The RNA (domain 3 of PSIC IGR IRES RNA) from Thermus thermophilus has 35 modelled nucleotides. Entry title: Crystal structure of a complex containing domain 3 from the PSIV IGR IRES RNA bound to the 70S ribosome. The source organism's lineage runs through Bacteria, Thermotogati, Deinococci, Thermales and Thermus thermophilus. Primary citation: Zhu et al., Proc.Natl.Acad.Sci.USA (2011), "Crystal structures of complexes containing domains from two viral internal ribosome entry site (IRES) RNAs bound to the 70S ribosome". Method: X-ray crystallography, resolution 3.5 angstroms. The entry became public in 2014. Crystallisation conditions: 100 mM Tris-OAc, pH 7.0, 200 mM KSCN, 3.6-5% PEG20,000, 6-14% MPD, vapor diffusion, temperature 295K.

RNA sequence: UCGCUCAAACAUUAAGUGGUGUUGUGCGA
RNA sequence: CACUUA
Numbered sequence: 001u002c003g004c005u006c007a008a009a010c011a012u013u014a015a016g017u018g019g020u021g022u023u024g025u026g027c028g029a
Numbered sequence: 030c031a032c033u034u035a
Base pairs, nucleotide, nucleotide: 001029002028003027004026006024008023009022010021011020014034015033016032017031018030
Other pairs, nucleotide, nucleotide, family: 005025cWW012019cWW013015tHS
C1' cells in the first nucleotide's frame, strides 16, 4: 500500500427501502 | 442511482 466478505456509525433522500461511499472485524502478498 | 410512500 492493494483485493475481499461481514456487522456499526456517519454521508446522498423530502422520507423509507435497497444500494452506493469512508472508517471499524478477520484474511492473502 | 433504483424502487416505493394506507